The RNA (RNA LARGE SUBUNIT ALPHA, nucleotides 3 to 462; 5.8S rRNA, nucleotides 1 to 169) from Trypanosoma cruzi has 550 modelled nucleotides. The entry also models magnesium and zinc ions. Entry title: Structure and assembly model for the Trypanosoma cruzi 60S ribosomal subunit. An Rfam search finds the family "Eukaryotic large subunit ribosomal RNA" in it. Clan: LSU clan. On this family, see Cannone et al., BMC Bioinformatics 2002: "The comparative RNA web (CRW) site: an online database of comparative sequence and structure information for ribosomal, intron, and other RNAs". Lineage of the source: Eukaryota > Euglenozoa > Metakinetoplastina > Trypanosomatida > Schizotrypanum. It was solved by electron microscopy to 2.54 angstroms. The 2016 paper behind the entry is "Structure and assembly model for the Trypanosoma cruzi 60S ribosomal subunit".
Context: one part of a larger RNA, bound to proteins that are not shown
RNA sequence: CAGACCUGAGUGUGGCAGGACUACCCGCCGAACUUAAGCAUAUUACUAAGCGGAGGAAAAGAAAACAACCGUGAUUCUCUCAGUCAGCGGCGAGCGAAGAGGGAUCCAACUCGUUGCCGAAUCGGUUCUUAUAGGAACUUGAGUUGUGGCAA
RNA sequence: UGGUGCAGGAAUGGUGAAAUUCAA
RNA sequence: AGCAAACCCGUUGCU
RNA sequence: ACA
RNA sequence: UCAUGUGAGUAUUGAGCCAAAGAAGGUGUUAGCCCAUUGAGCCAUGAACCU
RNA sequence: AAGAGAGUAGCACUGCUUGGGAGUGCAGUGUCAAGCUGGCAGGUAUGUGUCUGCCAAAGUUAAAUACAGAGUAGGAAGACCGAUAGCGAACAAGUAGCGUGAGCGAAAGUUUGAAAAGCACUUUGGAAAGAGAGUGACAUAGACCUGAAGUCGUGACA
RNA sequence: AACGUGUCGCGAUGGAUGACUUGGCUUCCUAUUUCGUUGAAGAACGCAGCAAAGUGCGAUAAGUGGUAUCAAUUGCAGA
RNA sequence: UUACCGAAUCUUUGAACGCAAACGGCGCAUGGGAGAA
RNA sequence: AUCCCCGUGCAUGCCAUAUUUCUCAGUGUCG
Numbered sequence: 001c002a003g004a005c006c007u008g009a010g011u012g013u014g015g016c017a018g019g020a021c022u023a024c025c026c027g028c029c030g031a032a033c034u035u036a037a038g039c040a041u042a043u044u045a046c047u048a049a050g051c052g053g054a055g056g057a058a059a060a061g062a063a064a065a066c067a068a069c070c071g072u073g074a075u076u077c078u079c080u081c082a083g084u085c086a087g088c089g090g091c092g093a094g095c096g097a098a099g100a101g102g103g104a105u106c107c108a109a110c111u112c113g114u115u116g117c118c119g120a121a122u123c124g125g126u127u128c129u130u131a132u133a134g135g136a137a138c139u140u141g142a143g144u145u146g147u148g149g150c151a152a
Numbered sequence: 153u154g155g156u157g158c159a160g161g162a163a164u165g166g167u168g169a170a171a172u173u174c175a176a
Numbered sequence: 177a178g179c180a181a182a183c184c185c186g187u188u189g190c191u
Numbered sequence: 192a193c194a
Numbered sequence: 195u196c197a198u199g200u201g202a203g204u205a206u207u208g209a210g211c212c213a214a215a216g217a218a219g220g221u222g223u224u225a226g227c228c229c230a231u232u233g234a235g236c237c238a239u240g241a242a243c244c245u
Numbered sequence: 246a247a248g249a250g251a252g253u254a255g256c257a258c259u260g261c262u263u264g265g266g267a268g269u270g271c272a273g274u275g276u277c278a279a280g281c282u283g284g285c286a287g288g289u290a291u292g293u294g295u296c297u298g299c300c301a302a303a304g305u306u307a308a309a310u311a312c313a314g315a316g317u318a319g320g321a322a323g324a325c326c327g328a329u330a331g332c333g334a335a336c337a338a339g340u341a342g343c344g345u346g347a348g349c350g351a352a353a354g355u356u357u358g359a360a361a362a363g364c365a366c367u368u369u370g371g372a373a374a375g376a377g378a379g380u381g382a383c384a385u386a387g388a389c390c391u392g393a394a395g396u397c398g399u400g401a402c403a
Numbered sequence: 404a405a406c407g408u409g410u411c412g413c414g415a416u417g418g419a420u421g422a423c424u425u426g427g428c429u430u431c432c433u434a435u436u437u438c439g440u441u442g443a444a445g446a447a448c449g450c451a452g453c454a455a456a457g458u459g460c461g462a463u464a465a466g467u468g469g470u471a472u473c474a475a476u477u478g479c480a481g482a
Numbered sequence: 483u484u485a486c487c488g489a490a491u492c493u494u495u496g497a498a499c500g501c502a503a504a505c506g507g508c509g510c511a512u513g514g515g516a517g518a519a
Numbered sequence: 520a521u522c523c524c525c526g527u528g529c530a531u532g533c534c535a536u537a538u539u540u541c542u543c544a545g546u547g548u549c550g
Base pairs, nucleotide, nucleotide: 003549004548005547006545007544008543009542010541011537012536013535014534015533016532017531019438024055025053026052027051028050035042039090065072066071076104077103078102079101087095088094109305110304111303112250114152115151116150117149118148121147122142123141124139125138126137127136128135160244163239164238166236167235172209173225174208175207176206177191178190179189180188193199194198210227211226212216219229220228241435255276256275257274258273259272260271261270283300284299285298286297287296317434318433319432320431321430322429323428325427326426342349343348354423356422363389366377367376368375369374390421395416396415397414398413399412400411401410402409403408445495446494447493448461449460450459452479453478467489468487469486470485471484500508501507509529510528511527512526513525514524515523
Other pairs, nucleotide, nucleotide, family: 002550tHS018530cWW019443tSS022024tHS023056cWW023312cSS024311cSS025058tSS029049tWW030048tWS031047tWH032045tHH033044tHS034043cWW036092cSS041092tWW042093tWS055057cSS056311tWS057310tWH060075cSS061074cSS061307tHS062108cWS062109tHS062306tWH063073tHS064284tWS065298tHS067069cWS067297cWS068287tWS074308tWW075309tWW080100tWS081099tWS082098tHH083084cHS084097tWH086096tHS089092tHS089093tHS104309cSS105308cSS108306tWS108307tWS113249cWS115247cSS119147cHS120143tSS120146tHS129131tWH129133tWW130156tWS131154cSS140142cWH144146cWS162242cWW165237cWS168234tHS170212cSS170215tWS171226tSS201222tSS202222tSS221225tWH223224cWS251279tHH252253cHS253278tWH253302cSS254277tWS262269cWW263265tHS268269cHS278301cWW279301cWW315437cWH316436cWS326330cSS327335tWS327424tHS328335tWS328354tHS328424tWH330335tWH331426tSS331427tSS333338tSS334338tSS337456cSS338352tHH339340cHS339350tWS340351tWH341350tHS344346tHS344347tHS357361tWH357386cSS358360tHS358362tHS359382tHH360381tWS361384tWW362380cSS362386tWW363387tSS363388tWS364378cWS365378tHS370372tHS370373tHS379387tWW380384tWH381386tHS391420cWW392419tHS393418tHS394417tHS439497tWS440499cWW442496tWS442497tHS442499tWW443498tHH444496tWS449464tSS450464cSS451454tHS451457cWW451465cSS458465cWH461462cWS463466cSS463490tWS466490cWW466491cWS472483cWW475481cWW476480tWS502505tHS516522cWW517521tHS518520tHS536538tHS
């Protein structure tokens, strides 16, 4: 200063989002009536309504779990634990589980980041093989401000 | 893994049985 | 349409 | 048989 | 004296009959046997699913 | 050999929440670690010492489960209702109708008969209809199964 | 007497009842089951030879095409 | 004719999306059509 | 020609991409 990068625009291109449904399910929101023979905490109820979202289920799930055993071993569910000699509570009305145990299910487990050893091996696009192959050639296009492979 | 090929299965459908209109 | 009233008489009788 |  | 009047037979009876089918529906009454249903056996199929 | 998830976990305050009780979970704000006796749990706080299980703050994950006012396509049923019942809706039912609207929301069985054979024709009537006739097993089965009560008309009777 | 009352017989009004029930309700199950910017659900307007509604469909409009199936649809007509 | 299902058809709208909207309104661009002085 | 009908595209947001690597903006960083 030419560009370079960084930051940000404008179009072209290829896509998606928005709506519906919403019984169930996930997140937030959030009453009161009622009950307590009143009533404010409580209860109704972490319910209804409200908002937002999924799927064929969802959510949960692979231990920062329980136990305290001769130990068990993801989650969900179920019977029971247990309307409990747990616990909460104007300890009032009321509320109220969990471990274990029987079972259902289960040839149920895996992946990153990181660490270490590498270091583009990656990805996208183009072409190609009867193929937008987990193939091949090719590409600065993205990517080392880290793709990917291997072992823990 | 992808491309290509064949098949079977399963599953759905399609088909498919007996015998009196007996007698009064 | 029945009767023979557990079934068999009765695949028979009798109204 | 019944109307 | 006159005059008509009895829907359909899945009913009754009697005899059979089928049944690996009696499993219910239809048919003008209550139906195994009037009809339809299903079994075996076959039969076909776009991808998918299983070997 | 190495590592193993930081405004994270914790803690104070607040608030909700929970059976969770000197805190079950959470959220806000402040504060904010550790990993060279690590950290978290061990259901009564604190400081401390043992021991036990774990290893959070990243991710996926079938089945067993829900369908408590869903759908699609089918199916199986019933000690259920039986037309004022069962869905509001057995029917052109979320229809008619109603409300500015949000919304509310019915009644209705075409069940004549086996079949329409749904009464041609005659007759009166302007007609509606009537009287015959006809169909059908029945038309007091006539667009209608049944045909109650109550109410009414009529006849007869006390 | 009349009205009114009452019994009975018929008849009308009424629509109970009973029988019926292609409906509801409830339970259970199944699966290759879960919409949409590739225009969804909803709403509108339309389409039949006579068709308002309902249903079906969408100017290819009570359907075009494929398949199976068969001889109908049926109010009338129509093929 | 019925049944089913592949090919299509699927008008105005509607998330509705070119801009509007008690307007069957109005665009810009693209291609077509009819037509016309 | 003007008119008239028709088809298709033309919303916003966002992600990707510019595969022959689009055009740019910044007294951001440098060169």